C1' cells in the first nucleotide's frame, strides 16, 4: 500500500453503514 470477508437496516426507492484480516 493493494486486496479480501460475513453481517445490519429501513424511512425505505436505496448506490448504503460497519466490525475486522494477510502479507
Nucleotide at each position: 500500500g493493494g486486496a479480501g470477508u460475513g453481517c445490519c437496516u429501513u424511512a425505505c426507492u436505496g448506490u448504503g453503514g460497519c466490525a475486522c484480516u494477510c502479507c